[PDB]
Overview
Solved structure of RNA with a sequence from Mus musculus, 29 nucleotides shown. The source organism's lineage runs through Eukaryota, Mammalia, Glires, Muridae and Mus. The entry is an ensemble of 10 models. The structure was determined by solution NMR and released in 2017. The PDB entry is titled "SINEB2 element of the long non-coding RNA activator of translation AS Uchl1".
């Protein structure tokens, strides 16, 4: 700088299941 995988944590609209926002840690080139 380009690239991938894990884990916490708030807003909104709804009571549906969709949206939006931040912080931790790990890979390859």
């Nucleotide at each position: 700088c380009c690239u991938c995988g894990u884990g916490g944590u708030g807003g909104u609209u709804g009571u549906g299941a969709a949206c939006c926002a931040c912080c931790a840690u790990g890979u390859g080139g």